[PDB]
RNA sequence: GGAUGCUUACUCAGCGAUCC
Numbered sequence: 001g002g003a004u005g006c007u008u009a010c011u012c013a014g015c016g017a018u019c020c
Base pairs, nucleotide, nucleotide: 001020002019003018004017005015006014007013
């Protein structure tokens, strides 16, 4: 630097972990 979450949920929600 890039990729891969979750909560009964959103008229601005949060939590970063990890691999390459």